About this RNA: This is an experimental structure of RNA (26S rRNA, nucleotides 1426 to 2323) from Thermochaetoides thermophila DSM 1495, with 757 nucleotides shown. It comes from the structure "Chaetomium thermophilum pre-60S State 1 - pre-5S rotation (Arx1/Nog2 state) - Composite structure". The 2023 paper behind the entry is "Structural insights into coordinating 5S RNP rotation with ITS2 pre-RNA processing during ribosome formation". The entry is indexed under biogenesis, pre-60S, 5S RNP, RIBOSOME. An Rfam search finds the family "Eukaryotic large subunit ribosomal RNA" in it. The entry has 54 different proteins, among them 60S ribosomal protein L38-like protein, 60S ribosomal protein L28-like protein and Ribosomal protein L15. Released in 2023, the model rests on electron microscopy data to a resolution of 2.12 angstroms.

[PDB]
Context: one part of a larger RNA, bound to proteins that are not shown
RNA sequence: GGUAGUAGCAAAUACUUCAAUGAGAACUUGAAGGACCGAAGUGGGGAAAGGUUCCAUGUGAACAGCGGUUGGACAUGGGUUAGUCGAUCCUAAGCCAUAGGGAAGUUCCGUUUCAAAGGGGCACUCGUGCCCCGUGUGGCGAAAGGGAAGCCGGUUAAUAUUCCGGCACCUGGAUGUGGGUUUUGCGCGGCAACGCAACUGAACGCGGAGACGACGGCGGGGGCCCCGGGCAGAGUUCUCUUUUCUUCUUAACGGUCUAUCACCCUGGAAACAGUUUGUCUGGAGAUAGGGUUUAAUGGCCGGAAGAGCCCGACACUUCUGUCGGGUCCGGUGCGCUCUCGACGUCCCUUGAAAAUCCGCGGGAGGGAAUAAUUCUCACGCCAGGUCGUACUCAUAACCGCAGCAGGUCCCCAAGGUGAACAGCCUCUGGUUGAUAGAACAAUGUAGAUAAGGGAAGUCGGCAAAAUAGAUCCGUAACUUCGGGAAAAGGAUUGGCUCUAAGGGUUGGGCACGU
RNA sequence: GCGUGCGGUUAACAACCAACUUAGAACUGGUACGGACAGGGGGAAUCUGACUGUCUAAUUAAAACAUAGCAUUGCGAUGGCCAGAAAGUGGUGUUGACGCAAUGUGAUUUCUGCCCAGUGCUCUGAAUGUCAAAGUGAAGAAAUUCAACCAAGCGCGGGUAAACGGCGGGAGUAACUAUGACUCUCU
RNA sequence: GUAGCCAA
RNA sequence: AUGGAUUAACGAGAUUCCCACUGUCCCUAUCUACUAUCUAGCGAAACC
Repeated sequence: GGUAGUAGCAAAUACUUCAAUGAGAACUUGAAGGACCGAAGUGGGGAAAGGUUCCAUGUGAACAGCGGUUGGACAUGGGUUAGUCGAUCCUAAGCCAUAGGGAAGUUCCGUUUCAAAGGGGCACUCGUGCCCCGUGUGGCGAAAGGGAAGCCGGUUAAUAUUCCGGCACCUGGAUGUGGGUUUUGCGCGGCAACGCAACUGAACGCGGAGACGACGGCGGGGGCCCCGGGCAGAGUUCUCUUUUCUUCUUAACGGUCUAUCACCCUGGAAACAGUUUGUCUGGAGAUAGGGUUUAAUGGCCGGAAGAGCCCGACACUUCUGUCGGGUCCGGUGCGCUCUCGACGUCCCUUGAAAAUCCGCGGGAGGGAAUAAUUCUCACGCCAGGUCGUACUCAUAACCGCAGCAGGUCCCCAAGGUGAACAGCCUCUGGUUGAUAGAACAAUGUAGAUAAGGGAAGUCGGCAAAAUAGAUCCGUAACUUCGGGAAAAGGAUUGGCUCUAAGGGUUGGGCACGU
Repeated sequence: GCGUGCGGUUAACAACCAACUUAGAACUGGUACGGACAGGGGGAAUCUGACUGUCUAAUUAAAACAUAGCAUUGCGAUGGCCAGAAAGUGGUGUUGACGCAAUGUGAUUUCUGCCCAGUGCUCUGAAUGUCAAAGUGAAGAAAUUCAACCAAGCGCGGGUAAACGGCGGGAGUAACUAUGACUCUCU
Repeated sequence: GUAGCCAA
Repeated sequence: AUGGAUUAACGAGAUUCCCACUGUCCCUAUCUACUAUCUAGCGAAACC
């Protein structure tokens, strides 16, 4: 080249109208409609991987298996702000130096060893020394383990727990003031549990925290969901609907009052008592009464209404705004989710380490009235380097030769039906992207129905049909006594109007003191 | 508002508040009432593997493998089982027989046809029978040659995991031990 | 034996 | 009490049968979507 303008461009429900732009519009944009994902998403964010794909402006060709004014394409520029988020530090499984031993050697073993592998203190004299101690050995190794500390509001075309404003915190250092303690030198109170703003503490030791499985039900708290009232706004209004919907919020950091376990005091329990949904507890001291404390994502207050949000009235070429009114009060739960607590079950399974921080035992030192202070209290002063930070995380930003129906680790998770993160419908938020137009032959792929017969079909009941939730009646053989069992075989189920049953909280008379 | 000393358990009463289940009854529409969705067909037996679990990524998911249970074998540390070229090397081992390692079988229930002794397993029990290197003796001038001695293993001679294997019984005797052998007879 | 004997 | 492996449960394991059920069949017919078809655009390969 023929094949051949042929096979094909048919999974993921779906597009339509007007206007604008432009040479040109199904696949550009705005508006108007119709749909889909349906919270285990076609949503909002991350880890790996990529590396600028992010944002703005512009654009011939090529690419986007149709088009293209569009694009993750092409061109020029812009964009990533930290003491508090990570890395950096710690060690895990493990890896690599050193001593030393192998090996012709590249190198192999070795990681506490058959290593002289080092810290502290004191000293005016025989001044050029002496004393004390024992444990070893270095490094790498986690952006999900351990770990010092930051929240809210606003802001950009594109970054934000990083910028701006307000309000904080941690670590380290220096040195003041106030306050505390002391002439009984190193606080006081409480029977006690222990409390209070302080309230000395070296060597050497002890202890705690870091620091820990899985599962089950129960209780508390936050958030979400749900119900009622109120102000404001919006929609509906043939009729009805005092209606349906929307806003009504409160951070870190602090103060204060409280919150299961447990612990303390009194006292001494059989007629045993207390008590959980779950049977544990008590003369090793229960019940009762009175207290002390671990624990807040609880109440109130500061932060803080000045913020944010909602509504209204003016102003406004732009620049720009300005001023008013509010932001309130309750209720409910075998609800969902996270978190905390007390229980319980299981194991021939018992469910990391280190850095780091704190308490105690001890009593070395150091300490006062020339006032002293070496007070983990309050306030004040100073300092905080380096690197990452855009975007995607997938039916187009990763891998699969690709913009490939494949594959690829997590967090948040609304309403109705319902047992239910089943299926189906909906809100927020996203999409409307997957070549289009017309026709409706055969044969297909996928979904269905069929009179009468009912497996006669076929190697074969293959495939389809039939059954199916829940309440009640009932349930054989066999058996390892646990099962078989939802065996089998039956009765029922809509709507409306009623009835009955099953709960919580609060609250007792005198006599006096008062 | 608290303290006492009393007195009483019909608060079996009032007031307020609140949610979801369960049962019963009438009425009423009907071709349908778990009205879509969602959602076991059931039964009689046989073979087979105990069960849960696992594998042939890209033709086989199973009577295959594993499993608990059972059985056997080795080992008491100067050891067993392994690894390394070697090492002052490493593992098991932060171990010690209720352990470690290697096998076979494969829950429970059932279950061990009868008897040995050929192969094999293991006995340092006597031998030098075979018998390497080194060592020893002799001859030769020496190279060399010839002799004994000669480890383990093998051989010989003993006991068995009696595993494999063989195995028709039961009586006798003259053999006398292995192998006997020669008769008898058994439902 | 129309279903026995013996065995924990 | 038992004299058992004629071993219960469990299984996407292999087999026979019964009821129910039905387009498996008598015996085929009909409907829907997507294709195939026709158009615009785009446009291969096997094989020879």